Context: one part of a larger RNA, bound to proteins that are not shown
RNA sequence: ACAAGUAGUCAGAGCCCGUUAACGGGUGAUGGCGUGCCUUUUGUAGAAUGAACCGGCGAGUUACGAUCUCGUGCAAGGUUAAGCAGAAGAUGCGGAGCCGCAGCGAAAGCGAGUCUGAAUAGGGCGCA
RNA sequence: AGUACGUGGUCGUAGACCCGAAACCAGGUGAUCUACCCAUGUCCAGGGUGAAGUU
RNA sequence: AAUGGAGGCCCGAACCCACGCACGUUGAAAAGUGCGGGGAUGAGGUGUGGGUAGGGGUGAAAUGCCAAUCGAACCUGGAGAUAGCUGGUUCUCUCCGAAAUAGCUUUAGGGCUAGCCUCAAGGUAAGAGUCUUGGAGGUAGAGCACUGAUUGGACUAGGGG
RNA sequence: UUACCGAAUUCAGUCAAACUCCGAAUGCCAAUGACUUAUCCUUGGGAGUCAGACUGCGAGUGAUAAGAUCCGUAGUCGAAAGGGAAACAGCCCAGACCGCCAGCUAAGGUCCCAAAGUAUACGUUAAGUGGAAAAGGAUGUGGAGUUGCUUAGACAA
RNA sequence: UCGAGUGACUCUGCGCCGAAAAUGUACCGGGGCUAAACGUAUCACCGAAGCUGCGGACUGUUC
RNA sequence: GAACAGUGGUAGGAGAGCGUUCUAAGGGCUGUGAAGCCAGACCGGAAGGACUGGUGGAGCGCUUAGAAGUGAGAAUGCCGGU
Numbered sequence: 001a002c003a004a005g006u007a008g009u010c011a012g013a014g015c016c017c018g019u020u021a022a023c024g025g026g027u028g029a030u031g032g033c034g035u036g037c038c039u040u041u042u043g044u045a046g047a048a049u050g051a052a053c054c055g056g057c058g059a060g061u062u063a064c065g066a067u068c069u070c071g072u073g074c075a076a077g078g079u080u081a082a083g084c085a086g087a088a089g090a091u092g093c094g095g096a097g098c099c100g101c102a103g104c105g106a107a108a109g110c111g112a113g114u115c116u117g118a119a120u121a122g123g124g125c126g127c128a
Numbered sequence: 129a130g131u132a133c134g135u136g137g138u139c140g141u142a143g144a145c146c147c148g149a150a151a152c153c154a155g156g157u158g159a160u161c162u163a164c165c166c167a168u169g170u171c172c173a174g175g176g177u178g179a180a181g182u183u
Numbered sequence: 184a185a186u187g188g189a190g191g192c193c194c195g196a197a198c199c200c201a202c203g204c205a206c207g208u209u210g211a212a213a214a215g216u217g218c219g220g221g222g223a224u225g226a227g228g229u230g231u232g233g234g235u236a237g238g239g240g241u242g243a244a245a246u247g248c249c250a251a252u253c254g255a256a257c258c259u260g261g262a263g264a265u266a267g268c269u270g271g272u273u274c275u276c277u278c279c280g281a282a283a284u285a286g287c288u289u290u291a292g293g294g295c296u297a298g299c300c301u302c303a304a305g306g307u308a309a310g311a312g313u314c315u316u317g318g319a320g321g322u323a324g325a326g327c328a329c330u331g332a333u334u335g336g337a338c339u340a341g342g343g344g
Numbered sequence: 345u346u347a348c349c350g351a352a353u354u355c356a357g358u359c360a361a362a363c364u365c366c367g368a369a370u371g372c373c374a375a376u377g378a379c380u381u382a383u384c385c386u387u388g389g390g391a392g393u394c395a396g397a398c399u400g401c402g403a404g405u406g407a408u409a410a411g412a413u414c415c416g417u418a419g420u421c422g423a424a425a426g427g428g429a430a431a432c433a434g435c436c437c438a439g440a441c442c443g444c445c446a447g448c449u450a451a452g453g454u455c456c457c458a459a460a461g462u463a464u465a466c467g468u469u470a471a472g473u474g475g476a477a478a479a480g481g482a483u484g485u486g487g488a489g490u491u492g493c494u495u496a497g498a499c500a501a
Numbered sequence: 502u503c504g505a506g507u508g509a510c511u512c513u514g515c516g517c518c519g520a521a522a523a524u525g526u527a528c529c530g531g532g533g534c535u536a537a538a539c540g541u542a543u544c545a546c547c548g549a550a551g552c553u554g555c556g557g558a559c560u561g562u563u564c
Numbered sequence: 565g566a567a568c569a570g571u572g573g574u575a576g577g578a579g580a581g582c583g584u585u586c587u588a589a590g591g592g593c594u595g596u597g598a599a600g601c602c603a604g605a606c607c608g609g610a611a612g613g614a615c616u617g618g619u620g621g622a623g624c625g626c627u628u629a630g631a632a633g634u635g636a637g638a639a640u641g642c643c644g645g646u
Stems, first nucleotide, its partner, number of pairs: 008033004014027004020614001037050001039048001052646006062142007070134005077099003083093003103110002113125004145271002148268001152261006163235009172225001174194003177190001181186003198222003202219005237253001239249003246255001274581006284297005298393002300390007310381005315375004324366001325364002330360003334356004341349002343346002396421007404413002426437003441557004446553003452547003455532003461544001463543006474534001480518002484515010501502001558571007582635001584632007592624002600619005606613002
């Protein structure tokens, strides 16, 4: 051992237990609902892809630059590098250098302006 | 209002998120397989046909 | 006629080959076995020792073969080549939330800028809906005023019976 | 010399994406207030996307074929679970923070599967039409209306 | 002769034929339905993760 | 602390957290039994965290901060076992 099943879930007797004591645990006749996971796709239960299972291992990192946000120090200033001394350290020294405080112009240059232009014009980029 | 440093985001140069070609190049290793060659050996039961030549 | 014994001569074992079929196809075997088949004194088979080496050798030529590798062997290195391609990329919850379009592209399954998403800081109240009012524009419909197309009648230039 | 046929002309009549004497609804651009709503803009950091799909409506391409193709427009899917359409991305209804063995509704439904009417009233259908399909064919049947003939006797026999 | 109607047409509602496909009814989901179909009208009820109720969590805005 | 409103979501942006190894400092646990392992009807909004018992037989938490070889279910992934 009359049953049609992505296997659960919610409903639910019966039976068996008794806990981190909780409107508890195990099982589950039967009823409702319900086509795995991933990838890739306009769209996949897909008769597309990947994995037999289990375990381990297995993929935006670091260096140096750049930039932005946030933080801290100092502030029209800020900061040292190599190096020297010092635990392979902190730190001290080291101002060379770097960025900023002024821009405009291809440049000479001029400068809160400057370039264009013949131009106290206008316009560009700046200042304010 | 900048600048020095730090954390974070992103970018650049580096393999730059990981795995994967077919290929390319450089220097080696192979003719104990096989291709051809070289030297030196060796193998091919039996039977048949009957060229040249000779008489 | 006899003699003689030529031959990439004939038949056929060994040996070499591999034409057909079957079987085998996680094989007994990464090419075999079985039954037949071809060559079998030759451009013959085969042993031993040697030679030729990869942009190369060797090839009675099939791109064939050069260690079960050959339209360019194998190994190591350049090397983590490159891959606009495919695959993969591992904890959680919350806030917000697209695009599959335009332009250009040896570009079309890629990219870039714009569009659309998000976070922050500003500006602040510009945005949006509806009503009211004004305007641009020629679709729907309709019409024949133009351009084409087009039906019948009237009446005829003119050209033909 | 004939309408033998006739172009123009003239009267009426058709038609048009690339005709227009005309000309909407909408959509669009603004303005001024009002009522409502909370977006909008700028700068900077970070993206992803550049295969779209169907449905309705307006077009092209096609054969006024395609679950076709290509635009415009709105929706849904994409990236949206729930209810309905048997099942069914794109249709109809509707947007799932979580719990409840409360309630009201939407589309769609109310005989049984299956929740709710074997509801009410008045008609229709006899085909299982409903629950695929056209030209065309037909004393099917219901409702209107027009019209000929007819008790001076129709219609049938 | 006889004894009350009859025979044309137009519009329109719902039906009829036209109607043949391949595994199996297979062109209501099924049962089955003459309404449980269709039309018109009316009222109940069912029905979702919509909305409401009650409880909880988080986010934003305003106080 | 109320009231009001909101809370589907792929790519993707933003935020807040969980856990792992190591380090520092502080404070602890542990042979009267550490880590690991096994089981349970516990707790938290999630990642997760305890408690109890068994096994185990010597190490290990916690707090705050720091640093990363920091989290696997898929790669016809690699190795092992079955």